An RNA structure (23S ribosomal RNA, nucleotides 1339 to 2071) from Borreliella burgdorferi B31, in which 733 nucleotides are resolved. It holds a match to the Rfam family "Bacterial large subunit ribosomal RNA". The source organism's lineage runs through Bacteria, Spirochaetota, Spirochaetales, Borreliaceae and Borreliella burgdorferi. The entry is indexed under hibernating ribosome, bacterial, pathogen, 70S, translation, RIBOSOME. The entry has 54 different proteins, among them 30S ribosomal protein S19, 50S ribosomal protein L10 and 30S ribosomal protein S10. Released in 2023, the model rests on electron microscopy data to a resolution of 2.86 A. Primary citation: Sharma et al., Nat Commun (2023), "The structure of a hibernating ribosome in a Lyme disease pathogen". Ions in the entry include zinc. The PDB entry is titled "The structure of a hibernating ribosome in the Lyme disease pathogen".
[PDB]
Context: one part of a larger RNA, bound to proteins that are not shown
C1' cells in the first nucleotide's frame, strides 16, 4: 500500500434538562431530577509505587470519540512527632561464624559469639485548624523515661545465678458495653399547592475521650500468696532460687465495668448579618448543654477465665522483680520535690484500583480493621441510610442472522451417543418413614397437611371465628426422588493452561532390615539428618476399611546360611631358560663371577560352580485317548512330560475373538442392562480371591415427576449486527 474506512472502540448500573464558562460543550463546572452499588462498587490502615497530591497556567503528543477536562505536560508550593511505625533492647525459623575437623584450589562441616519479626519490650487522647500535612501543629488534660540539685537517706555493683515473662483445641453458661430501635420528656425547623392534618402529628439532633480518684460483677483463692526462720552436695556463691523440710505465723491476688472528675470546655440539629445565586443554598462571621433518661441488646471485653479433651500445645542474655563476686560505703541506690534533655529515620497521594501485581486508563488477583436500618436462625435474600459512583465514543433505526434471556395450545423424552440443557423439587411448623445393616446409620427416606389479614384464646409455638383473592413458605434466595450394578471402602490428593476418575494417598495387614561410632540417605571426605530416639524403635517393598479366605510348585532368577572339594589375582616361592663375558677351549663350542631380561612346580582369599532353606521373594501352576439299561456328557481309567499342572470362590465379566453365545426378566419393538448357564480365545486367591452397611459433581440401566429436548416452531426482551459522526485495526496478498 493490500484487506478497508472495514471488524472493535473492553462487560445488558442510565441517563436528563437548565445556567455558567469558552475560539469552540452529548463529554468540564454548578443547579434540579433519575438510576447503581451499599459484608461496597462506603470508611481507615498495610504490602507496593514514588509526587502521581495541593494551586496557578497548557492542549505537540498520550485518554480507544470530544475536550475549556484528566493520574497528561510546565512551574511553585505541600510530609513538623519523647508516646504512631522504625531505629534500640531480645529471642524463633535461618544466615554467618575465631577455634576444631575435613577438603587439588575455590571451599564444606561446625562450638564460643553476632545478626534476623511474620513474635515479645517504658509513655496520649480529644476538638479545631490549612488550598493540601496531623494521637505529629495549635487548644484543653495527661502520662513515660533520664541528667543535674536539693532533702530524708542505706546498702549498692556482671557480659553470672533464679524466678516471672510462659502460650493447645474444642466447648457452653454468665457479668458488663460502644454501635443500634422501643417508648418519655426537651430542643430546633415545618403544619404542607389534593380529601383529612395546633396534635397524640411530621422530620432532625439531643453528642464528648485518655487520664486522675472512688468501688469491683466475676474469677482464682484457705490442699495456702505473700512473707518470718534453721539447715544446705550448685557451679562465681549467694540473706534469692533452693520450694527440697521441719514449724504455722499468713488470705489476699487478679479484673472487665460502673459513678465523679476531665467538661462554666470543647462539639452541636439549627438560628440569626454579609456578599453571591442557577431563586435551590454556599463562602465566611458571630451564636447556639436540647438527656451526660430509661427498657432491650449484639461485637468486643472480663478470659492467657470455668468445664473438658489428647494430637501434650516457642524462645530470650530483653523487660520486670530478685541474688551476690573482683569491687564500693555520697560510691551509690530508694522515696519524692522543684528545673530541662528527647536520640535518628518513615510521615504527601493512590491503596477492591484509570498510581499496586497482569506489556493497557486490562471484566483478573491484593493482608488487616469498621460491616447501618428493615425483612430473617444468620455477615443468606432483596430494599435502602451515610458515603462513593452512572464502567472514557455516540446518535438514530430497529432486515435477516449471532450471543444470553421470558412465555406457550396439545403431546410428555417420540430428541439424543446420554434427560446433554432447561423445567421442576427448594422454607419454617407437625404427622408418619421401608429394604438392609458393621446397630451408628439408611432418613430431610419415601409420602402428605398447615402457613395472609382481622378479631378472640394462648407464654410462646398454634386454636377457633370472620374477612379477602386464580394464587397467602404469594417476591428473591432456599433438596428432585426412587430401583440396580460396576468400580473404589470412607473424609481427601492429584496432570497451574483439553484428561478429577476406577488413579495416588488412607485407617488396617504381612514380610524383611536394623544393638546404637544402628540400620538408610547426601558427599571424595569430615559431617549432618535418623536422634537430643532405642525393637510396644526406626528404615524399605507390596496390599489396601471391615466379613469369610488366601491353595499347589524351590527346577529358572533373586536373597539367607554353610565350606568339603573344582576353580581362581596381586604377594612370597625362583626349576629353568635367554644376552653380555675374565677366563677355558687350537678357536668356534663351552663359559664362572657380576649386571639384566624371563618364568614353572609349590603355596595362597572373596567370587562362581557346588550343597540346603527361603515364594505375602521375582515368578510358575499340561495334554491326548477310551469308557455307563437310548441320546449324550464322563464320575472312572490308561498314557507321555513337569519344578508342580488352578484349590476356594467367581465365570460372554472393567477380562469372550467366534458373539447381537443360549435361556429367562423388563420394552408394542432391547447389539445396552439385570438373573442364570460354562463351549474360561486368554478369570483366580496379598501384583490379592468373593462379598460388603455407608459414602460419590465417578461409569452403567430402569422408574416417577417435570418440562420447547422433540412432533414444530412461533412471538417478545437485552447485548451486537444495519444507517450516519468521530476514531480506527487484523491475519493476508
Nucleotide at each position: 500500500a493490500u484487506g478497508a474506512g472495514u471488524a472493535a472502540c473492553g462487560a445488558a448500573a442510565a441517563a436528563a434538562u437548565g445556567g455558567g464558562u469558552g475560539a469552540g460543550a452529548u463529554u468540564c463546572c454548578c443547579a434540579u431530577u433519575c438510576g447503581c452499588c451499599g459484608a461496597a462498587a462506603a470508611c481507615c490502615u498495610a504490602a507496593g509505587g514514588u509526587u502521581u497530591c495541593c494551586u496557578g497556567g497548557g492542549u505537540a503528543a498520550a485518554g480507544g470519540u470530544c475536550g475549556u477536562c484528566u493520574u497528561c505536560c510546565c512551574a511553585g508550593g505541600g510530609u513538623u512527632a519523647g508516646u504512631c511505625g522504625g531505629c534500640c533492647c531480645c529471642u524463633a525459623a535461618g544466615g554467618c561464624a575465631a577455634a576444631g575437623c575435613u577438603g587439588a584450589a575455590a571451599a564444606g562441616u561446625g562450638u564460643a559469639g553476632u545478626c534476623g519479626a511474620u513474635g515479645g519490650g517504658a509513655a496520649a487522647c480529644g476538638g479545631g485548624u490549612u488550598a493540601a500535612u496531623a494521637u505529629u501543629c495549635c487548644c484543653g488534660u495527661a502520662c513515660c523515661u533520664c541528667u543535674u540539685a536539693u532533702a530524708g537517706u542505706u546498702u549498692c555493683g556482671a557480659u553470672g545465678g533464679a524466678g516471672u515473662g510462659a502460650c493447645g483445641c474444642a466447648u457452653g453458661a454468665g457479668g458488663u458495653u460502644a454501635a443500634c430501635u422501643a417508648c418519655u420528656g426537651c430542643u430546633a425547623g415545618g403544619c404542607g399547592a389534593u380529601g383529612g392534618u395546633u396534635g397524640u402529628c411530621c422530620u432532625a439532633g439531643u453528642u464528648u475521650a485518655a487520664g486522675c480518684a472512688u468501688u469491683a460483677a466475676g474469677g482464682c483463692g484457705a490442699u495456702g500468696a505473700u512473707c518470718u526462720u534453721a539447715a544446705u552436695a550448685g557451679g562465681a556463691a549467694a540473706a534469692u532460687c533452693c520450694g527440697u523440710u521441719a514449724a504455722g505465723a499468713g488470705a489476699g491476688c487478679u479484673a472487665a465495668g460502673a459513678u465523679g472528675u476531665g467538661a462554666u470546655g470543647a462539639u452541636g440539629a439549627g438560628u440569626g448579618c454579609u456578599a453571591u445565586u442557577u431563586a435551590g443554598g454556599u463562602a465566611g462571621c458571630a451564636u447556639g448543654a436540647a438527656a451526660u433518661g430509661u427498657a432491650g441488646g449484639u461485637a468486643g471485653u472480663c478470659a492467657a477465665g470455668g468445664u473438658g479433651c489428647c494430637a501434650a500445645g516457642a524462645a530470650a542474655u530483653a523487660g520486670c522483680u530478685u541474688c551476690u563476686a573482683a569491687g564500693g560505703u555520697u560510691a551509690g541506690g530508694c522515696u519524692a520535690u522543684a528545673a530541662g534533655g528527647g536520640a535518628c529515620c518513615g510521615u504527601a497521594c493512590c491503596g477492591c484500583a484509570a498510581a499496586c501485581c497482569g506489556a493497557c486508563a486490562c471484566a483478573g488477583g491484593u493482608a488487616g480493621g469498621u460491616g447501618g436500618g428493615a425483612u430473617g436462625a444468620a455477615a443468606a435474600u432483596u430494599c435502602u441510610a451515610a458515603g462513593g459512583c452512572g464502567c472514557g465514543c455516540g446518535a438514530g433505526a430497529g432486515a435477516a442472522u449471532c450471543c444470553a434471556c421470558g412465555u406457550u395450545a396439545a403431546g410428555g423424552a417420540a430428541c439424543u451417543c446420554u434427560g446433554c440443557a432447561a423445567a421442576a423439587u427448594a422454607c419454617g411448623u407437625a404427622c408418619g418413614u421401608a429394604a438392609c445393616u458393621u446397630c451408628g446409620g439408611g432418613a430431610u427416606a419415601a409420602g402428605u397437611a398447615c402457613g395472609a389479614c382481622c378479631u378472640a384464646a394462648g407464654c410462646a409455638a398454634u386454636u377457633a371465628g370472620g374477612u379477602a383473592g386464580c394464587a397467602u413458605a404469594a417476591a428473591a434466595a432456599u433438596g428432585g426422588u426412587c430401583c440396580a450394578a460396576a468400580c473404589g471402602a470412607c473424609u481427601g490428593u492429584u496432570u497451574a493452561c483439553c484428561a478429577a476418575a476406577a488413579a495416588c494417598a488412607c485407617a488396617g495387614g504381612u514380610c524383611u532390615c536394623u544393638g546404637c561410632a544402628a540400620a538408610u540417605c547426601u558427599g571424595u571426605a569430615a559431617a549432618g539428618a535418623g536422634a537430643a530416639g532405642u525393637a510396644u524403635a526406626g528404615g524399605g517393598a507390596c496390599u489396601g476399611a471391615c466379613a469369610c479366605c488366601u491353595g499347589c510348585c524351590c527346577g529358572g532368577u533373586g536373597c539367607u546360611g554353610g565350606a568339603a572339594g573344582g576353580u581362581u589375582a596381586a604377594g612370597a616361592g625362583g626349576a629353568g631358560a635367554u644376552g653380555u663375558u675374565a677366563g677355558u677351549u687350537u678357536a668356534u663350542g663351552c663359559g664362572a663371577a657380576g649386571c639384566a631380561u624371563u618364568g614353572a612346580a609349590u603355596u595362597u582369599a572373596a567370587g562362581c560352580c557346588c550343597c540346603a532353606g527361603u515364594a505375602a521373594a521375582c515368578g510358575g501352576c499340561g495334554g491326548c485317548c477310551g469308557u455307563a439299561a437310548c441320546u449324550a456328557u464322563a464320575a472312572c481309567g490308561g498314557u507321555c512330560c513337569u519344578a508342580a499342572g488352578g484349590u476356594a470362590g467367581c465365570g460372554a465379566a472393567a477380562u469372550u475373538c467366534c458373539u447381537u453365545g443360549u435361556c429367562g426378566g423388563g420394552u408394542a419393538a432391547g447389539u445396552u442392562c439385570c438373573g442364570a448357564c460354562c463351549c474360561g480365545c486368554a478369570c483366580g486367591a496379598a501384583u490379592g480371591g468373593u462379598g460388603u452397611a455407608a459414602c460419590g459433581a465417578u461409569u452403567u440401566g430402569g422408574a416417577c415427576g417435570c418440562u420447547g429436548u422433540c412432533u414444530c416452531a412461533a412471538c417478545g426482551u437485552g447485548g451486537a449486527g444495519c444507517u450516519c459522526g468521530g476514531u480506527g485495526a487484523a491475519a493476508u496478498u